Released in 2025, the model rests on cryo-EM data to a resolution of 2.43 angstrom.
The RNA (LSUa_rRNA_chain_1, nucleotides 459 to 1532) from Leishmania major strain Friedlin has 967 modelled nucleotides.
The entry has 76 different proteins, among them Ribosomal protein L37, Putative 60S ribosomal protein L21 and Putative ribosomal protein L1a.
The source organism's lineage runs through Eukaryota, Discoba, Euglenozoa, Trypanosomatidae and Leishmania major.
The PDB entry is titled "CRYO-EM STRUCTURE OF LEISHMANIA MAJOR 80S RIBOSOME : LM32Cs1C1 mutant snoRNA overexpression, class 4".

[PDB]
Context: one part of a larger RNA, bound to proteins that are not shown
RNA sequence: AAGACAAUGGAAGUACCUCCAUUUCAACGGCCAGAACCAGCCCUACUGCAUUAUCCUGUCGGGGAUCAAAAUCCGGCGGGCAACGAAGUGCAAGAA
RNA sequence: GGGUCUUGGUGAAAUGAGCGGAGUAUUUGAGCUGCGCACGGCG
RNA sequence: GCCGCACGCACUGGUUUCUUCUCCGUGAUGCUCCAUGUUGGCGAUGGAAAUGGGGUGCCCCCACCCGUCUUGAAACACGGACCAAGGAGUCAAACAGACGCGCAAGGGAGGAGAUAUG
RNA sequence: CCAGUACUUCUCUCGUACUGAAAGGGAGAUGCAAAAUGCAUCUGUGGUGUGCACACGUCAAAUCCGUUUGAUUUGCCCAACACCGACCGGCCCUCCGUGGGUUGCGUUGGAGUGUGCCUGUUUGGACCCGAAAGGUGGUGAACUAUGCCUGAACAAGGUGAAGCCCGGGGAAACCCAGGUGGAGGCCUGUAGCGAUGCUGACGUGCAAAUCGCUCGUAUGAUUUGGGUAUCGGAGCGAAAGACUCAUCGAACCACCUAGUAGCUGGUUCACAUCGAAGUUUCCCUCAGGAUAGCUGGUGCUAGUAGAAGUAUUGUGCGGUAAAGCAAAUGAUUAGAGG
RNA sequence: GACCUAUUCUCAAACUUUAAAUGUGCAAACAAACCGUGCCUUAGCCAACUGCAAGGCCGGAAAGAAAAGAAUUAGAGGCACCAAGUGGGCCUUCUUCGGUAAGCGGAGCAGGCGAUGCGGAAUGAACCGCUUAGGGAUAUGUGGCGUCAAAACUUAUGGGCUCAUUCUCGAUACGUGAAAAGG
RNA sequence: GUUGGUGGAU
RNA sequence: UCCACCGGCCCCGAAAAUGGAUGACGCUUAAGCCCAAUUAGUGAUUGCCCAUUAUUCCUUUGGUAAGGGCGGAAACAAA
RNA sequence: GGAGAAAGUGUAGCCCUUCCGAUGUAGAUGUGGCCUGGAGGUUAGGACGAAGCUUAUGGCGUGAGCCUAAGAUGGACCGGCCUCUAGUGCAGAUCUUGGU
Numbered sequence: 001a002a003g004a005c006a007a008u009g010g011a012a013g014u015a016c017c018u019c020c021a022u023u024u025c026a027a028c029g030g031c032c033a034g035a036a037c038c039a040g041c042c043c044u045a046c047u048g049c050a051u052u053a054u055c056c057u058g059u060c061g062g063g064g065a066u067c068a069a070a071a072u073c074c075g076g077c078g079g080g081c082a083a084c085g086a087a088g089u090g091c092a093a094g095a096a
Numbered sequence: 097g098g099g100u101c102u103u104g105g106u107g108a109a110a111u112g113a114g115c116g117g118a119g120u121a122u123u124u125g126a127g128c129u130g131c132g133c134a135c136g137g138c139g
Numbered sequence: 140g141c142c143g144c145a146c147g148c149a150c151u152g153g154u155u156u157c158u159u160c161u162c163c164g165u166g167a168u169g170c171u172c173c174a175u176g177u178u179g180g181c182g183a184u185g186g187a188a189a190u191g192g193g194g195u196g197c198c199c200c201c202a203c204c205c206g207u208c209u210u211g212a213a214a215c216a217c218g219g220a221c222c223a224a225g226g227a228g229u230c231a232a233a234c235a236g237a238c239g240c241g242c243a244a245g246g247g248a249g250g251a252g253a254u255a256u257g
Numbered sequence: 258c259c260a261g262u263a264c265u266u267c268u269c270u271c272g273u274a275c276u277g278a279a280a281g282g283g284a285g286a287u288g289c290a291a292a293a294u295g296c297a298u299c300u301g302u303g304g305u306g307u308g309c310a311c312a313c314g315u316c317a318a319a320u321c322c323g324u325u326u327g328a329u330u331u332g333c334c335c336a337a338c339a340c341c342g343a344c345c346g347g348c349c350c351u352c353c354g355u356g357g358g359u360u361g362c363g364u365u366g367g368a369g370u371g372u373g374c375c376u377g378u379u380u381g382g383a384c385c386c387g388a389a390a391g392g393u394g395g396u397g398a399a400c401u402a403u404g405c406c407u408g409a410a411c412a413a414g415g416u417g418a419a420g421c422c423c424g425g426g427g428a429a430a431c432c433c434a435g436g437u438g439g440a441g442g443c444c445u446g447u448a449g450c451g452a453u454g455c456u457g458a459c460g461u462g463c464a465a466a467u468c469g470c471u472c473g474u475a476u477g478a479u480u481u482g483g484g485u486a487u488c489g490g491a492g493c494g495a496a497a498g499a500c501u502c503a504u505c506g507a508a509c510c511a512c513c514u515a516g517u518a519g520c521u522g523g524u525u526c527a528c529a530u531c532g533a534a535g536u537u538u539c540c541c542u543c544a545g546g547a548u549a550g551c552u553g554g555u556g557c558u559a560g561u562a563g564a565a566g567u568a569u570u571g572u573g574c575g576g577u578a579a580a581g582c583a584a585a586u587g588a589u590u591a592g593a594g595g
Numbered sequence: 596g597a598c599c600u601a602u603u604c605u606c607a608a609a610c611u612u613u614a615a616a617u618g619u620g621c622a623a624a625c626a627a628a629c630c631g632u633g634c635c636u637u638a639g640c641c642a643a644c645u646g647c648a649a650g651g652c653c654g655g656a657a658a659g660a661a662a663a664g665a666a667u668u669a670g671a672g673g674c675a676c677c678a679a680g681u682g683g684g685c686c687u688u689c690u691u692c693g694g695u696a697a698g699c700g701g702a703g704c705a706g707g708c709g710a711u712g713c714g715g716a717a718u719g720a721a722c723c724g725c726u727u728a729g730g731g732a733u734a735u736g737u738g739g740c741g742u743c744a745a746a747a748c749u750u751a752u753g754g755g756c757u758c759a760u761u762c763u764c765g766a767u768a769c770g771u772g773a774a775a776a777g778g
Numbered sequence: 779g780u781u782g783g784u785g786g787a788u
Numbered sequence: 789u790c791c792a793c794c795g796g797c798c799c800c801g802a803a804a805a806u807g808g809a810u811g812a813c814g815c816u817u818a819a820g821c822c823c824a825a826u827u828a829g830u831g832a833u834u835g836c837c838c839a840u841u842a843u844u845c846c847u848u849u850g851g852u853a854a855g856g857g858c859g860g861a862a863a864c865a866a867a
Numbered sequence: 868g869g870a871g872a873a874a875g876u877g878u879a880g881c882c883c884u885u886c887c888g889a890u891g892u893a894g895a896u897g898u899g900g901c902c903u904g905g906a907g908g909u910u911a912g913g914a915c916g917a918a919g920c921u922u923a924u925g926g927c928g929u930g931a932g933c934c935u936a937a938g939a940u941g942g943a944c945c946g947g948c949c950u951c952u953a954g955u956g957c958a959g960a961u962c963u964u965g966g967u
Base pairs, nucleotide, nucleotide: 009201010200013197014196015195016194017193020191021190022189023188024187029181031180032179033178034177036106037105038104039103041099042098043097048091049090050089051087055080057078058077059076061074062073115164116163117162118161125157126156127154128153129152130150133147135143136142138140170871171870172869173868204219205218206217207216220967221966222965223964224963225962230381231380232379233378234377236375238373239372240371241370242369245271246270247269251265252264255262257259275282276281285299286298287297288296289295303341304340305339306338307337311332312331314329315328316327317326318325342365343364344363345361346360347359348358349357350356385522387520391513392512393511394510395509396508402487403486404485405484406483407482408481409480410479411477414444415443416441420437422435424433425432426431449474450473451472454470455469457468458467489505491501492500526900527898528897529896530895531894536549538547539546540545550681551680552678553677554676555675556674557673558672564668565667567666569623570622571621572620573619574618579613580611581610587606593600595598629655630654631653633652634651635650636649637648639647640646684708685707686706687705689703690702691701692700693699713724714723728847729846730845731844732843733842734841738837739836740835741813742812743811747826750825753823754822755821756820765815777799778798779797780796781795782794783793785791786790848889849888850887851886853885854884855883856882857881901956903953904952905951906950908948909947910946912944919940920938921937922936925934926933927932
Other pairs, nucleotide, nucleotide, family: 011199cWH012198cWW019939tWS024182tSS025185cWH028182cWH035176cWW047048cHS052086cWH055082tHS056079cWH060075cWH063072tHS064071tHS081083tWS088832tSS090832cWH099102tHS107110cHS108169tWS109169tWS111165tWS112115tWS119160cWH123159cWH124158cWW131149cWW132148cWH137141cWH140141cWS155157cHS166167cSS187188cHS205959tWS208212tWH209211tHS210720tWS226957tWS226960tHS227523tSS227957tWH229383tWS235376cWH237374cWW243368tWS244272tWS244367tHS244369tWS246370tSS248268tWW249267tWH253263cWW254263cWW255256cHS256261tWW266267cWS274283tSS276346tSS277279tHS277280tHS281346tWS284363tWS290292cWS301366tWS306626cSS308336tHS310333tWW313330cWW319324cWH320323tWS351354tWS355638tHS381383tWW384523cWH386521cWW388517tWH389516tWW390514cWW397489tWH398401tWS398487tWH398492tWS402493tSS412446tHS413445cWH417439tSS417440tHS418439tHS419438tHS421436cWH423434cWW427429tHS427430tHS448475tHS453471cWW459462cSS459464cWS462464tHS463467cWS488491cSS489508tHS493499cWW494497tWS527930cSS528529cHS532893tHS533892tWH534681tSS534710tHH535709tHS537548cWW553895tSS560561cHS562671cHS575617cWW576577cWS576614tWS578614tHS581584cHS582606tHS582607tHH584611cWS585610cWS586607cWH588605cWH590603cWW591602cWH592601cWW594599cWH624660tHS628656cWW641644tHS644645tWS657660tWS663665tHS671852tWW679894cSS680893cSS685721tWS688704cWW694696tHS694697tHS708720cSS711727cWW712726tWS712840tSS714736tWS715722cWH716769tHS719770cWH722768cWS724736cSS735839tWH737838cWH739746tSS740746tSS745837cSS749819cWH751824cWW757818tWW758816tWS759816tWW766814cWW769770cWS772773cHS774802tHH775801tHS776800cWW784792cWH787789cWH807808cHS808809cHS810813cWH814819tWS818820cHS858875cWH873875tSS873881tHS891892cHS900931tSS901931tSS907949cWH911945cWW913943tWS914943tWS916941tWS916942tWS916943tHS917942tHS917944tSS918941tHS924925cHS924935cWW928930tHS
């Protein structure tokens, strides 16, 4: 130092040691550490174009339902950009 | 802008839209416009 | 040919209403390699500060016994207590191919003699 | 001093020629010609296709404007490859030819040869160690088997054979007793000689066969000392393939012998570039070889060529999946109409 | 009763009219092919030939292969020489033959292990992923994200379904715990 | 057991 | 409301020998099954974690390797 | 500013730049690859300490290994380099001998 992971082994550290090596010892270090900048990489933040119609809105008719309504729904007609960060739909080419 | 103990450097070739000089402009989109030609209906 | 035309092509059209910045510059008379900042900490020559290596323990993860035969071995397959020294593709002959060397229509001995050499 | 080195070569060898079983023959080109040994000339690839360099041009690209780097034309084409031809030798066919078919390990301006070194094949102890065997010559009968010669040994008991004595019966032949005597590959039992059981002890033992108790036999085909005789392809055997010095379905010792092994085991430094096969054919072949494939190392050749485990287009091949039995061949249920 | 006639119930490794997918030959312009009624040569064919065949020579033309989806290549072809180890295989996917079947035996095609680890399926020669100089960063694959165990410190401002008592319901790709039948 | 579907009858 | 039929999940059918195995614990507003997402009807199309793979950087080694330079450029002593 | 600059397969590779590949049983091949006993050469070393032997003894090399240090070891031979040569490298063979 160590339970009982049989022991040995690998890889990374750490504690302690080191009869080892090498380097440094001042206008100096080849040692440890922190901030700056540079170049290259790597994450950012910032999004335009096209499309929507089985869609959006007003009004007639129906149909619905409850105390009566409005709504969900269906046909017409007149208008249209659902534009909030519209829509999670296709492509994005936004320098620091 | 933030990361580089994930790189190398501190200008011992800084090749650059980033350095250093000059000019306040050229020109590339977005607009709304001209002539045809293309492009869509009815022929 | 009568309309339209969603901004298609050519005239790199017109306009510019708004949106950008644009144009020059450095060979190596450097073949190669190595050498240049800033701020602290520690280091002022010592029972030293650093870095690397070495040693032992510990931790968290990894991690079946070697050699062998075999489709397949960690194997309930065989050889495996330890250490020292020893221990296994050699020599000769024939032939071939590659590669080295000399000479070449020629190459080369062998055996043996000669005399430097008795 | 000096197994070396220096020198020589008459020869010898293998190459410059190879064909045929042999007798024996034996290779240039071009030109003219077509002679069953034809003439002439000889500075020359036999011809054709594909083919380095080089030489003439010609493009395209890049250019520091000097050049250079790819291709291409033409000429020659080196090495080489592919088709031919011709000639040498063999065998031939023939219409006998300027013809035809072939065959050689032939020729077509030589490529050998000596030596070094590595790899491979082979023989040898043959990478190392390893049989059961086979052979040659010797040594053993102190163990043990058997014969023979000459010595030695068998306590104590039981049973009670022949011969002998005697008593009683009996006409005779003979019978019934009791004593004696000590026979026996006879019994119980020592020594001796063995070894049945415990499937006891022990089972790294006292012991490479012993110990205890138990057991067989113990006057005999008995046991034993010494001497003597018979052995290894052999001896000996009351026969178990038993025994022949701990060795026996062939002893021991030395040698041939390091016997051979398609089988088992082993086979000693590093890292670098590559990297398999268990398939084919033949083999008395199936646990092994040859052989091709897969792999490595050499390279050679004009570096984009004669490429492809893939498409496409065009053009061929196919009878498996499916389908069919209301189509052929086979199998199969049921009705309906003649 | 049978035979016939029209079909009808069923069908075949050694039946088939028909007939795929996947395959398998050939071709797709540089020693080639095309054009010229071009020349020479031939004991070839044809009754002859200026026709046919074959070998050459002389030239011409050649999107060097257009356009119509109208290829692609980590696309130098050829030629040799000398040798090793192998010549017991085994597994899987589709296709299968023998067998009741087998972790059985035998074949076809192709990938594997053998010879190979690494990551993952807890574990496994062969399954999934990926295949390998030795190191960092980043990102993935297969597989995961309650603890073991990195990751939803147990995510959502997602929808359903499920209760199970000694065999433990479920969370078992390969594969490693099931049916007929029933509630 | 539970909670889904299809087709009829109340 | 009931009649039949068909799914899903669960249950029964379901018996072996050492104590034992979704790997263990456990889990049931799952940590189970089927489905579907990526911070959620907000405003768009990469949640996260692990390789001897991929990308990239550094070093090695070897090529069927590919390019440059190699005519010393001129000058230049130590405190 | 210091130093270097070899016409080169291979070394501490002449030097610089660039790209691609890198696993592997049996097996093949390469290596100015490692190592051992002797020989021909050439260079050294040793009583101021050779060989051998010991190692928390460091350094170098991918590695075979090489080299230094220290012996409070030893007592007399021997290293490097080129070439030549071989009875030239051990962990295992129920391996041989000795010792434990």
Ions in the entry include magnesium, sodium, potassium and zinc. Rfam match: Eukaryotic large subunit ribosomal RNA. The literature on the family includes a 2002 paper in BMC Bioinformatics by Cannone et al., "The comparative RNA web (CRW) site: an online database of comparative sequence and structure information for ribosomal, intron, and other RNAs". Its family is annotated with structural constituent of ribosome and ribosome in the Gene Ontology.